[PDB]
RNA sequence: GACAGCUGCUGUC
RNA sequence: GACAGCUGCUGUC
Numbered sequence: 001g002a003c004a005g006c007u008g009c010u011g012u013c
Numbered sequence: 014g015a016c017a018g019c020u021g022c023u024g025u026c
Base pairs, nucleotide, nucleotide: 001026002025003024004023005022006021008019009018010017011016012015013014
């Protein structure tokens, strides 16, 4: 730098 | 129920 899996937060309706 | 933004962790090259 690229790729795959997963948690959390905020706004509008 | 829908849409947009933000954030942390692990694996492979």

Shown are 26 nucleotides from a PDB entry: RNA with a sequence from Homo sapiens.
The entry is an ensemble of 20 models.
The source organism's lineage runs through Eukaryota, Craniata, Sarcopterygii, Euarchontoglires and Homo.
The structure was determined by solution NMR and released in 2024.
The 2024 paper behind the entry is "Structures of small molecules bound to RNA repeat expansions that cause Huntington's disease-like 2 and myotonic dystrophy type 1".
The PDB entry is titled "Structures of small molecules bound to RNA repeat expansions that cause Huntington's disease-like 2 and myotonic dystrophy type 1".